Shown are 274 nucleotides from a PDB entry: RNA (U1 snRNA; 145-nt RNA), together with DNA.
The entry has 21 different proteins, among them U1 small nuclear ribonucleoprotein 70 kDa, Small nuclear ribonucleoprotein-associated protein and DNA-directed RNA polymerase II subunit RPB9.
The structure was determined by electron microscopy at 3.6 angstrom resolution and released in 2021.
Entry title: Structure of a transcribing RNA polymerase II-U1 snRNP complex.
Zhang et al. published it in Science in 2021: "Structure of a transcribing RNA polymerase II-U1 snRNP complex".
It holds a match to the Rfam family "U1 spliceosomal RNA". On this family, see Charenton et al., Science 2019: "Mechanism of 5' splice site transfer for human spliceosome activation". The family's RNA type in Rfam is spliceosomal small nuclear RNA. Its family is annotated with pre-mRNA 5'-splice site binding, mRNA 5'-splice site recognition and U1 snRNP in the Gene Ontology. Rfam 15.1 lists 40,184 matches to the family in 1,499 species. About the family: U1 is a small nuclear RNA (snRNA) component of the spliceosome (involved in pre-mRNA splicing). Its 5' end forms complementary base pairs with the 5' splice junction, thus defining the 5' donor site of an intron. There are significant differences in sequence and secondary structure between metazoan and yeast U1 snRNAs, the latter being much longer (568 nucleotides as compared to 164 nucleotides in human). Nevertheless, secondary structure predictions suggest that all U1 snRNAs share a 'common core' consisting of helices I, II, the proximal region of III, and IV. This family does not contain the larger yeast sequences.

Context: bound to proteins that are not shown
RNA sequence: AUACUUACCUGGCAGGGGAGAUACCAUGAUCACGAAGGUGGUUUUCCCAGGGCGAGGCUUAUCCAUUGCACUCCGGAUGUGCUGACCCCUGCGAUUUCCCCAAAUGUGGGAAACUCGACUGCAUAAUUUGUGGUAGUGGGGGACUGCGUUCGCGCUUUCCCCUG
RNA sequence: CCGACAGGUAAGUAUUAACCGGAGAGGGAACCCACU
DNA sequence: AGCGGCCCTTGTGTTCAGGAGCCAGCAGGGAGCTGGG
DNA sequence: CCCAGCTCCCTGCTGGCTCCGAGTGGGTTCTGCCGCT
Numbered sequence: 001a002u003a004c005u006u007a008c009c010u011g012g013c014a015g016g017g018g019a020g021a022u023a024c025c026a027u028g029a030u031c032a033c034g035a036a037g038g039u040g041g042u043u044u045u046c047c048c049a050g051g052g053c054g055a056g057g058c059u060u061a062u063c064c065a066u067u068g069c070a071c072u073c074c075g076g077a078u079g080u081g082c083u084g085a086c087c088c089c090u091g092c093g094a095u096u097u098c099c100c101c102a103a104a105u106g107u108g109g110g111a112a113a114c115u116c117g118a119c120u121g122c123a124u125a126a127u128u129u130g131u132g133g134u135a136g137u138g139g140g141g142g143a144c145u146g147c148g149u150u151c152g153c154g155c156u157u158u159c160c161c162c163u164g
Numbered sequence: 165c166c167g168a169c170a171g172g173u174a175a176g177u178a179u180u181a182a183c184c185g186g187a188g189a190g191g192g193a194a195c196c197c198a199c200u
Numbered sequence: 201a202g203c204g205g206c207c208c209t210t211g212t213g214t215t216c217a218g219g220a221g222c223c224a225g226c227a228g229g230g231a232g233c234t235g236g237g
Numbered sequence: 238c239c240c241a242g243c244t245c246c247c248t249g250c251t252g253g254c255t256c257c258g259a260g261t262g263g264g265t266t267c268t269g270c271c272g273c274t
Base pairs, nucleotide, nucleotide: 001179002178003177004176005175006174007173008172009171010170011169013121014120015119020044021043025040026039027038050089051088052087056083057082058081060079061078062077063076064075095113096112097111098110099109100108138163139162140161141160142159143158146155147154148153191268192267193266194265195264196263197262198261199260200259201274202273203272204271205270206269218257219256220255221254222253223252224251225250226249227248228247229246230245231244232243233242234241235240236239237238
């Protein structure tokens, strides 16, 4: 250091953009040729779901040059804050193994493996935040009652107005 | 009352604790085929 | 689980090398002997 | 004073036992299985 049996100490499950169209691949479908569909691919339009390319375009100062005769916008570069078509991945930070391209110890691609994140669904609308007993339901200016009174006021009963 | 599974500590078992200095630890009978 | 037996089919059964030279065993027959009349 | 059993011995036949060249190199198969106590 390896395997076996027991006690003790730690711990939450499902997953990997989504909705349509797929003539073509796989599943080589258990009945004398066959499925459809579905599942797993490939192709194809989108809510664009986040990113990478920043061409083009918008705002204003600095620097340089121009004395210029136009009537189809427009001199060159840097800085501040923006937008952005087309074209690419459908999304992992980390680790492990096989095969292959290779400027061959690096730079990459085709496969999975089971491992963390607080990414989502359900325990999440049943007492502790993510589904209510924190309702919002008034206040003020004039006239208009009563009780107590320190005459400032507390409670209490009416109409019209401004305010939300 | 005892989930499962992954990782670690402890106890026990299974894997060794002094021929290693010699090497030959080896079969036989029967039958068949073929060669000289 | 260990000890005993035995499959040659016809219990009766074919040739397990079959055939050519010594040798032992026995049937057969002739010589010789011997106790009966 | 012959003679048929009886004994002894030799012939011949039958049946039983032993022998059947020297070597060499490979191969496969097998060295129990079943009934009974």
Ions in the entry include zinc and magnesium.